[PDB]
Context: one part of a larger RNA, bound to proteins that are not shown
C1' cells in the first nucleotide's frame, strides 16, 4: 500500500512520552483552502534561454601622487612651511605656495580698462573670508572592480617521428618467359635472307620473406590516442632496411597533398615584454529607513559605444513668482462642408469656326453641309500636395476664490540614450499579422491584492506591521465554490445561449398602412368553358395554340374566334367570367426583437471551466436583499517631513509598493592603545543543544564535550560578510 504535480503554507481528528496537570510542553500528523525553484539578460520567462551534482576552505571596488567639492578643528586679511639640521612625533629652516584687482593679444594702465576719431554706446570688473590639517564623493596617471583571447616582438630548444642528402654495412624461397650475340648449315657473283643449337636481357610474368594500403565487417568511454579479420597491390629494382652524419622556423624539406619538421603546423616549442588588448560575455559577499527615472531630441568611422540637453537624487540661496479652476483678450484653416480657384465627372442648349456632296474647271467657300462640337449656358458628384467658408478641443496673456512648502537659481553625484500593449488620430501593407513608422493618454517596464477557468500591458484598485471584526469597487447569488433554485410583465424550441458572411424561405411577438366579408371573404364538391371560327395564311393544312396583325357583335347562371403541358388543321380536359352548397373575417405588402440553413481536418468529448439547465440556472426591463480586494472603516503597534509646545518630547496634519539609481543610519570579523587592568584548571577558546530578549544585521544565559586562553568601554587600522563566475583545492 485507492490516490495524481516546485513537496511548502493557513487550519485541523488521532497517536505516543513528559509534566510548573493545562483554555499546557515536546514530536507526528491523516483530511482540507492556496500556490508553477533560484540567479543573470530581457519589451517580456515555471519556461523546453544562461549557470550550479553536494559540502568545507579560499575568490573580486586596492594603494600612491595631484586635483576638485562637502563636513569637522586651528588661525584669520591672512593661512602654511618643502628640502634639511636635530641625544629626531619636539625645536628650528620663510626659499616656496593660495587668497587679498581687474581689463586688454600686447606693450599699457588700473577701481577701473579694451573698441573707437568719440568724453557717444557696448563687453568684461568694482558682493571683502580665506588657509593649513583630518575624514568621506567624483576625477587624471599609473595593470587601476575581478577572471578570459584569437595575436606580435626578444633570446634559446629541438631532425631519437618524420622529409631530403652523405657515409659505410646487410637483404630479396620457389617457379617461368625468352632480347643481343655468338656457333654450325642451306641461300648466293659477293651478300641479303632462313634453320638448328647455344645464350641469359628486361625499370619482363606468377608468387613466399619484405615493403604499402584499394574494399568489406567489426570496433570507434576500442586489446589500440588510427588496430583485427577476410579478400588486395609490388615483390632485382625509380627497391627495402641497419648504424652514423648535415640542412632550424618567414627557414629547412617537399617525384607538390599547403604535405612534413616529436601524437601540435597557412608559420614548432620554452621562456620573457605580460597582469598585452577586449565599445564583448559572465560574476560581484551583512541589515534598516527616505525618494526614485529613462528607453527621447542633436552630433558622431554611428546605429548593442560615447558626448550636450530632458527626465533622478543631496545641499544652499529664495521664496507662491507655480499649478488647478472661473471670466477677460487673441491668430488660426484641422474635422464638416462648398465649388468662388487649381484639376476631374455625367446628362442637355446655343456657336465661333471647321469638313463632306453638287456641279470637268471659271460659276463660288456659290448651293449646301442627314452637318459637327470648342467657346458659352443649366442641372449634377468628387481631392492629402483645391478653398467663396469654417468649429469643438489644444496654445498665448492679464484679473480673481479656495486647495497644495509649489516654482527659479547655484553647485555634488548618477542612471539611462534595444522598449512593449490598449484606446483615439494617421502614413505604409491586403481597412493582413502578437507586421512596421508618428501624434496623444494609461498600464507594464519598477506593481502585489479581486474579475476575467488558466492569461505582464483588459476592468476594479496602489500592499508601513498585527487581528477567528464591520462597510463596498469590478464581478456575482443551481453544486463544484462565498451569496436569490427571490418578486413583478414579456421572448425562445435553437442547448440558441455557449464561434462565422452574401443569399433562401419559414418559425414565432409588436406596429403603423391596405380592398376587405354573412346584398354571403379563400380553398374544397358540382352546372356551362358557345350556333357564327371547309373564316381572313407560301391558296397541298394553322380555324386560338409555326411565324407578323386582325381582339366584329349575339339569346346570355357566361365565354375574349381564346392563356397554358398537352396537337397535320381539330377535338376532349382547365383557366379567363357567372351559379348551388358548408360556411366565417384571415387575403397580398413595409418596418420591427428572438430564432432556422447556409456550417468539411486530422491524438480524445475539446467552440458554456465541469457538472448539468427549457413557465432557466437563456435573453430584454426593473425592484428589493445580500456575497465579494492588501480599498474604506474599527482596535493595537513602528517610523519621515512639517509645524504648535512652556524641558521642549508628548500630541497634530501629512505621509510609510518599488528596478537601475542618489541619500541617511547601523550590526558583526582580525588586529594596536585604554590593559604590570578585568575574567579563567573552582574550566578559555572552540563544538552541540535548550531557553529567553530586540525592527533587523544579532545578544545574553546555561546542560554535555574541551583542557588553556580571552577580553569590557572607548578611539584607531582593514587581506571585513559568498550561491552562482562551463570559479580553485580536498572530501563524498
Nucleotide at each position: 500500500a485507492c490516490a495524481a504535480g516546485c513537496a511548502g503554507u493557513g487550519g485541523g481528528a488521532g497517536c505516543a512520552c513528559c509534566u510548573u496537570c493545562g483554555u499546557g510542553g515536546u514530536g507526528u500528523g491523516a483530511c482540507u483552502g492556496c500556490g508553477u525553484a533560484c540567479c543573470u539578460u530581457u519589451u517580456g520567462u515555471a519556461u523546453a534561454a544562461u549557470g550550479g551534482g553536494u559540502c568545507a576552505g579560499c575568490g573580486a571596488c586596492u594603494u600612491a601622487u595631484a586635483u576638485u567639492c562637502a563636513g569637522u578643528a586651528g588661525c584669520g586679511a591672512g593661512g602654511u612651511u618643502a628640502a634639511c639640521c636635530g641625544u629626531a612625533u619636539a625645536g628650528g629652516g620663510g626659499a616656496g605656495c593660495c587668497g587679498u584687482a581687474g581689463a586688454g593679444a600686447a606693450a599699457u594702465c588700473g577701481a577701473g580698462u579694451c573698441u573707437u576719431a568719440a568724453u557717444a554706446g557696448g563687453g568684461c570688473g568694482u558682493u571683502u573670508a580665506g588657509u593649513u590639517g583630518c575624514u568621506g564623493g567624483g576625477u587624471a596617471u599609473a595593470g587601476a572592480c575581478c577572471c578570459g583571447a584569437a595575436a606580435c616582438c626578444a633570446g634559446g630548444c629541438g631532425a631519437u617521428c618524420u622529409a631530403u642528402c652523405c657515409a659505410u654495412g646487410a637483404g630479396c624461397a620457389g617457379g617461368u618467359u625468352g632480347a643481343a650475340g655468338g656457333u654450325u648449315g642451306g641461300g648466293u657473283a659477293a651478300c641479303a635472307c632462313u634453320a638448328a643449337c647455344u645464350g641469359g636481357a628486361g625499370g619482363a610474368c606468377c608468387g613466399a620473406a619484405c615493403c604499402c594500403a584499394c574494399u568489406g565487417u567489426c570496433g570507434u568511454u576500442g586489446a589500440a590516442a588510427a588496430g583485427c579479420c577476410a579478400g588486395g597491390g609490388g615483390a632485382u629494382g625509380a627497391c627495402u632496411u641497419g648504424u652514423g652524419g648535415a640542412u632550424a622556423g618567414g627557414g629547412g624539406u617537399g617525384a607538390a597533398a599547403g604535405g612534413c619538421u616529436a601524437a601540435u603546423c597557412a608559420a614548432g616549442c620554452c621562456u620573457g615584454g605580460u597582469g598585452a588588448u577586449a565599445g564583448c560575455u559572465g560574476g560581484u559577499u551583512c541589515u534598516c529607513c527616505c525618494c526614485g527615472a529613462a528607453a527621447g531630441c542633436u552630433a558622431u568611422u554611428u546605429a548593442g559605444g560615447u558626448a550636450g540637453c530632458g527626465c533622478c537624487u543631496c545641499g544652499g540661496a529664495c521664496g507662491a513668482a507655480u499649478a488647478c479652476c472661473a471670466u477677460a483678450g487673441g491668430g488660426g484653416g484641422u474635422a464638416g462642408a462648398g465649388c468662388a480657384c487649381u484639376g476631374u465627372u455625367u446628362c442637355g442648349g446655343c456657336u465661333a469656326g471647321g469638313g463632306g456632296g453638287u456641279c470637268a474647271u471659271c460659276c463660288c467657300g456659290a448651293c449646301u453641309u442627314a452637318c459637327c462640337a470648342a467657346a458659352c449656358c443649366g442641372a449634377u458628384g468628387c481631392a492629402a500636395a483645391c478653398u467663396c467658408c469654417g468649429a469643438a478641443u489644444a496654445c498665448c496673456u492679464a484679473u480673481g476664490a479656495g486647495u497644495a512648502c509649489u516654482a527659479u537659481c547655484c553647485g555634488g553625484g548618477a542612471g539611462a540614450c534595444a522598449g512593449a500593449c490598449u484606446g483615439c488620430g494617421g502614413g505604409u501593407g491586403c481597412u493582413a499579422a502578437c507586421g512596421u513608422c508618428c501624434g496623444u493618454a494609461g498600464u507594464c517596464a519598477a506593481g502585489a491584492g479581486g474579475a476575467a477557468a488558466a492569461c505582464a500591458a483588459u476592468c476594479c484598485a496602489g500592499a508601513c506591521c498585527g487581528c477567528c471584526a464591520g462597510c463596498u469597487a469590478a464581478g456575482g447569488c443551481c453544486c463544484c465554490a462565498a451569496a436569490a433554485u427571490c418578486a413583478u410583465a414579456g421572448u425562445u424550441a435553437a442547448g440558441u445561449g455557449g464561434g462565422a458572411a452574401a443569399c433562401g424561405a419559414u418559425g414565432u411577438g409588436g406596429g403603423a398602412a391596405g380592398g376587405c366579408a354573412u346584398a354571403g371573404a379563400c380553398a374544397g364538391c358540382u352546372a356551362g368553358g358557345a350556333g357564327g371560327u371547309u373564316g381572313g395564311c407560301u391558296u397541298a393544312g394553322a380555324a386560338g395554340c409555326a411565324g407578323c396583325c386582325a381582339c366584329c357583335c349575339u339569346u346570355u347562371a357566361a365565354a375574349g374566334a381564346a392563356a397554358g403541358c398537352g396537337u397535320a388543321a381539330u377535338a376532349g380536359c382547365u383557366c379567363a367570367c357567372u351559379a348551388g352548397u358548408c360556411g366565417a373575417g384571415u387575403c397580398g405588402g413595409c418596418c420591427u426583437g428572438c430564432g432556422c440553413g447556409g456550417a468539411a481536418g486530422a491524438u480524445g468529448u475539446a467552440a458554456c471551466g465541469g457538472g448539468g439547465c427549457u413557465a432557466a440556472a437563456a435573453c430584454u426591463a426593473u425592484g428589493u436583499g445580500c456575497c465579494g480586494a492588501a480599498g474604506c472603516u474599527g482596535c493595537g503597534g513602528a517610523u519621515g517631513u512639517a509645524u504648535a509646545c512652556u524641558u521642549u518630547g508628548u500630541a497634530u496634519a501629512c505621509g510609510u509598493g518599488g528596478u537601475a539609481g542618489g541619500g541617511g543610519a547601523g550590526c558583526g570579523u582580525u588586529c594596536u592603545g585604554u590593559a604590570a587592568g578585568c575574567c579563567g584548571a573552582u574550566g578559555a577558546a572552540g563544538g552541540u543543544g535548550u531557553g529567553u530578549u530586540g525592527a533587523g544585521a544579532a545578544g545574553c544565559a546555561u546542560g554535555c564535550u574541551g583542557g588553556a586562553g580571552g577580553u569590557a568601554u572607548c578611539a584607531g587600522a582593514a587581506g571585513u560578510g559568498c550561491g552562482a563566475a562551463u570559479g580553485c583545492u580536498g572530501a563524498c
The RNA (23s ribosomal RNA, nucleotides 525 to 1256) from Acinetobacter baumannii AB0057 has 732 modelled nucleotides. Rfam match: Bacterial large subunit ribosomal RNA. The family is grouped with related families in Rfam's "LSU clan". Ions in the entry include zinc, magnesium and sodium. The depositors describe the entry as "Cryo-EM structure of the Acinetobacter baumannii Ribosome: 70S with E-site tRNA". The work is reported in "Cryo-electron Microscopy Structure of the Acinetobacter baumannii 70S Ribosome and Implications for New Antibiotic Development" (Morgan et al., Mbio, 2020). Among the 48 different proteins in the entry, which are not shown, are 50S ribosomal protein L30, 50S ribosomal protein L9 and 30S ribosomal protein S19. Method: cryo-electron microscopy, resolution 2.82 angstroms. The entry became public in 2020. NCBI's taxonomy places the organism under Bacteria, Gammaproteobacteria, Moraxellales, Moraxellaceae, Acinetobacter baumannii.